This is an experimental structure of RNA, with 18 nucleotides shown.
Parts: sequence; structure tokens; C1' cells
RNA sequence: GCGGAUGCU
RNA sequence: GCGGAUGCU
Repeated sequence: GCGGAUGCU
Repeated sequence: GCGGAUGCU
């Protein structure tokens, strides 16, 4: 740098 | 939009 589980909105 | 668990590099 990447990538995005949850979550918020 | 936010935010960054893992992971990679």
C1' cells in the first nucleotide's frame, strides 16, 4: 500500500 | 460517508 469483519450513519 | 477485525505485502 492493499483488503474490508463488525459497527455507526 | 465513517471505521478498521483478520490477512497479505
Overview: It was solved by solution NMR.